Context: bound to proteins that are not shown
RNA sequence: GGAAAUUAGGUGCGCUUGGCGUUUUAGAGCUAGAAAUAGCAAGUUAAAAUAAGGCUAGUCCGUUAUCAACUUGAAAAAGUG
DNA sequence: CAATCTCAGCCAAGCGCACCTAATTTCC
DNA sequence: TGAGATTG
Numbered sequence: 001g002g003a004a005a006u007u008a009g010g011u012g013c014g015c016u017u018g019g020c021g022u023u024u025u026a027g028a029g030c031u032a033g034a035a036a037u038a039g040c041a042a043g044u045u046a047a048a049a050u051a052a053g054g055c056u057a058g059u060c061c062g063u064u065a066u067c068a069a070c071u072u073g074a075a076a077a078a079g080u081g
Numbered sequence: 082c083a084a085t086c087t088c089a090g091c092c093a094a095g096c097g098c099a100c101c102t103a104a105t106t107t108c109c
Numbered sequence: 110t111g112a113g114a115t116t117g
Base pairs, nucleotide, nucleotide: 001109002108003107004106005105006104007103008102009101010100011099012098013097014096015095016094017093018092019091020090021050022049023048024047025046026045029040030039031038032037053061054060055058069080070079071078072077082117083116084115085114086113087112088111089110
């Protein structure tokens, strides 16, 4: 400087899932009043979106890493004080 | 304009492999 | 800590 085992604690990369939230719309508001408003009634739910999107069209991919400038090269790269 | 106020997606489950550190036994 | 909105 290494290796295997034991014990324990960390870290990374990847996959598959659950619940919220939020947004717009739907859920007949009523009465008075010309209106401004006022007095009430009501409230719990749902759909859809959840990176814009992309082509490669898959039940796939879309936030990490890496990056001065100049040059010769679309690009990869290589060179320059 | 400036100075000042305001805001920011979140909570959870299971699984796989690979590293690292740090103590112990035995070795290269 | 960039930046949307409100207040000065």